[PDB]
Context: bound to proteins that are not shown
C1' cells in the first nucleotide's frame, strides 16, 4: 500500500426498462406499506 | 435482520 473476518457508532427506497409496433426512458423505465 | 460512510484487533500478497 492492497486486502480481509470485524466491532460499536451514523447515514440510506430501488436503478434499465415499459411497450404488438409507433414511440417513451438515467431531465429516471420498473417494482414498492404516506 | 440486507446495504454504503466511517474507526481499535485480527488473516494475508
Nucleotide at each position: 500500500g492492497c486486502c480481509g473476518u470485524u466491532g460499536a457508532a451514523g447515514c440510506u427506497c430501488u436503478g434499465a426498462c415499459c411497450g404488438a409496433a409507433a414511440g417513451g426512458c438515467g431531465u429516471g423505465a420498473u417494482g414498492a406499506g404516506c | 435482520g440486507a446495504g454504503c460512510u466511517u474507526c481499535a484487533a485480527c488473516g494475508g500478497c
The depositors describe the entry as "Crystal Structure of substrate-bound halfmer box C/D RNP". An RNA structure, in which 47 nucleotides are resolved. Xue et al. published it in Mol.Cell in 2010: "Structural basis for substrate placement by an archaeal box C/D ribonucleoprotein particle". Crystallisation conditions: The complex was equilibrated with reservoir solutions containing 0-400 mM potassium chloride, 200 mM-1.5 M sodium chloride, 150-250 mM magnesium acetate, 200 mM ammonium acetate, 50 mM HEPES-NaOH (pH 7.0), and 0 5% PEG 4000, VAPOR DIFFUSION, HANGING DROP, temperature 303K. It was solved together with NOP5/NOP56 related protein, 50S ribosomal protein L7Ae and Fibrillarin-like rRNA/tRNA 2'-O-methyltransferase. It was solved by X-ray crystallography to 2.73 angstroms.